[PDB]
Context: bound to proteins that are not shown
RNA sequence: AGGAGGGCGGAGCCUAUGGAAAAAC
DNA sequence: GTTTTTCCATAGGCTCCGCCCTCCT
Numbered sequence: 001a002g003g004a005g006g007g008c009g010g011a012g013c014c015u016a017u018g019g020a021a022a023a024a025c
Numbered sequence: 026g027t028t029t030t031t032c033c034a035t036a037g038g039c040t041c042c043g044c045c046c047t048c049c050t
Stems, first nucleotide, its partner, number of pairs: 002049022
Other pairs, nucleotide, nucleotide, family: 025027cWH
């Protein structure tokens, strides 16, 4: 790639909560 | 002695990429 929408397949991302460890300072 | 990163874990929620079509005034 004129776009808009839906579907499907495939990988995974990401948040929240906790945990530890490490280097700071 | 003293805060940041940087990894874990479970519980939950998406979320990107393709390609398959039906439509448009």

An RNA with a sequence from Escherichia coli, together with DNA: 50 nucleotides with solved positions. Method: cryo-electron microscopy, resolution 2.81 A. The entry became public in 2024. The entry is indexed under ARGONAUTE, PIWI DOMAIN, PROTEIN-DNA COMPLEX, DNA BINDING PROTEIN. The depositors describe the entry as "Archaeoglobus fulgidus AfAgo complex with AfAgo-N protein (fAfAgo) bound with 30 nt RNA guide and 51 nt DNA target". The reconstruction used 498,038 particles.